Entry title: CryoEM structure of compound HNC-1664 bound with RdRP-RNA complex of SARS-CoV-2. The RNA has 30 modelled nucleotides. Method: cryo-electron microscopy, resolution 3.29 angstroms. The entry became public in 2024. The sample was in a buffer at pH 7.5. The entry is indexed under RNA dependent RNA polymerase, SARS-CoV-2, nucleoside analog, VIRAL PROTEIN, VIRAL PROTEIN-RNA complex. The work is reported in "An adenosine analog shows high antiviral potency against coronavirus and arenavirus mainly through an unusual base pairing mode" (Jia et al., Nat Commun, 2024). The entry also models magnesium ions.
Context: bound to proteins that are not shown
RNA sequence: UUCAUGCUACGCGUAG
RNA sequence: CUACGCGUAGCAUG
Numbered sequence: 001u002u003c004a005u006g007c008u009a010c011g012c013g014u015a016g
Numbered sequence: 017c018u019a020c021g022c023g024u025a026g027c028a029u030g
Base pairs, nucleotide, nucleotide: 003030004029005028006027007026008025009024010023011022012021013020014019015018016017
Other pairs, nucleotide, nucleotide, family: none
């Protein structure tokens, strides 16, 4: 040991 | 059974 984005993985809340 | 939010971790991008 920053900001912003996306996606995973792990436990919750909501509805159908 | 399903999707959407929350928290943590991790990875990639700029």